[PDB]
């Protein structure tokens, strides 16, 4: 730095992780 | 029947193991 996903959700809001270059 | 287990929070719901 781009990208996807996990961590029971609903709505609101953020922290952890987890392949990879 | 009895004990454990479901990221923070704050309000609502629901789930798992051992016997």
């Nucleotide at each position: 730095g781009g990208c996807a996903a996990c961590g029971g959700a609903u709505g609101g809001u953020u922290c952890g992780u987890u392949g990879c270059c | 029947g009895c004990a454990c287990c479901g990221a923070a929070c704050c309000a609502u719901c629901c789930g798992g193991u051992g016997c």
Released in 1999, the model rests on solution-state NMR data.
This is an experimental structure of RNA, with 40 nucleotides shown.
The 1998 paper behind the entry is "The solution structure of an RNA loop-loop complex: the ColE1 inverted loop sequence".
The depositors describe the entry as "RNA LOOP-LOOP COMPLEX: THE COLE1 INVERTED LOOP SEQUENCE, NMR, 8 STRUCTURES".